Method: cryo-electron microscopy, resolution 3.6 angstroms. The entry became public in 2018. The RNA with a sequence from Thermococcus onnurineus has 58 modelled nucleotides. Among the 5 different proteins in the entry, which are not shown, are Uncharacterized protein Csm1, Uncharacterized protein Csm3 and Uncharacterized protein Csm2. NCBI's taxonomy places the organism under Archaea, Methanobacteriota, Thermococcales, Thermococcaceae, Thermococcus. Ions in the entry include zinc. It comes from the structure "Cryo-EM structure of larger Csm-crRNA-target RNA ternary complex in type III-A CRISPR-Cas system". The work is reported in "Type III-A CRISPR-Cas Csm Complexes: Assembly, Periodic RNA Cleavage, DNase Activity Regulation, and Autoimmunity" (Jia et al., Mol. Cell, 2019).

Context: bound to proteins that are not shown
RNA sequence: GUGGAAAGGCGGGCAGAGGCGGUUUGCGUAUUG
RNA sequence: CAAUACGCAAACCGCCUCUGCCCGC
Numbered sequence: 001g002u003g004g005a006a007a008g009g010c011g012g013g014c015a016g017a018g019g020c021g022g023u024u025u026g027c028g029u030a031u032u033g
Numbered sequence: 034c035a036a037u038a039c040g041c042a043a044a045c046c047g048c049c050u051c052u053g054c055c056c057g058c
Base pairs, nucleotide, nucleotide: 010057011056012055013054016051017050019048021046022045024043025042032035033034
C1' cells in the first nucleotide's frame, strides 16, 4: 500500500436454383492483257 | 504465250428472376 478481483462477442448457415453461342448465308463469279 | 481483276465475314442478343440476419443470453 490501485472502484478492485474472475469473464472469448459467439454457437448453427454451400451465393444457391433455372438457361444450347445461337439462326440464315453454295470459295465463288466476271471479263481479257 | 497463261492468267489477274477482288473477297476474308455482315447482323441481333447481351444476362436473367427468384432470396437478403435469424436464434440465444